[PDB]
């Protein structure tokens, strides 16, 4: 290094979802999407290759 587990850590900077709020639409409905969450990454320890 790979992979698995556990602990920990990570505002935005093209992951998923997206409460709340926003946008477009007369409406029906569309769109983007923060926090969260999940995931993912970072730092370690243990097992296995």
């Nucleotide at each position: 290094g790979g992979u698995g587990c556990u602990g920990u850590u990570u505002a935005c900077c093209a992951g998923g979802u997206c409460a709340g709020g926003u946008c477009c639409g007369a409406a029906a409905g569309g769109a983007a999407g923060c926090a969260g969450c999940c995931a993912a990454g970072g730092c370690a320890g243990u097992g296995c290759c």
Keywords: GU PAIR, HEXAMINE, RNA PHASING, RNA, CATION BINDING, SIGNALING PROTEIN-RNA COMPLEX.
An RNA structure (4.5 S RNA), in which 49 nucleotides are resolved.
Keel et al. published it in Structure in 2007: "A General Strategy to Solve the Phase Problem in RNA Crystallography".
Crystals were grown from: 20Mm NaOH-MES pH 5.6, 200mM KCl, 10% Isopropanol, 5mM Cobalt Hexamine, VAPOR DIFFUSION, SITTING DROP, temperature 293K.
Method: X-ray crystallography, resolution 2.5 angstroms. The entry became public in 2007.